[PDB]
C1' cells in the first nucleotide's frame, strides 16, 4: 500500500423484545489493631448517523485498532 475481525460496569468475561454473574469498591460487624472472613449496598453497552414498533445486536462512515496479503519477471 490492499482486505478482514474486534470495542459494554474500576477490571474481567457473558447476552434485535436483555443489560446479567464474578472480582474489585463502599458501609457495618468480627480482632487489641490489620488481613482473611460474615452481612448489606452501589457500578456499563465506544463514535455519530440510518434501518426497525423497538437496536449490545441490522446497516453506514470516522477513532482505536490488532490480524492477514504485498506473488512472476
Nucleotide at each position: 500500500g490492499g482486505c478482514u475481525g474486534a470495542g459494554u460496569a474500576g477490571c474481567u468475561c457473558a447476552a434485535a423484545g436483555u443489560a446479567g454473574a464474578g472480582c474489585a469498591u463502599a458501609c457495618c460487624g468480627u480482632u487489641c489493631a490489620a488481613a482473611a472472613c460474615g452481612g448489606u449496598a452501589a457500578u456499563g453497552a465506544a463514535u455519530g448517523u440510518g434501518u426497525u414498533c423497538g437496536a449490545u445486536c441490522c446497516a453506514c462512515a470516522g477513532c482505536u485498532c490488532a490480524g492477514c496479503c504485498a506473488c512472476c519477471a
Molecule: P-site-tRNA
Organism: Neurospora crassa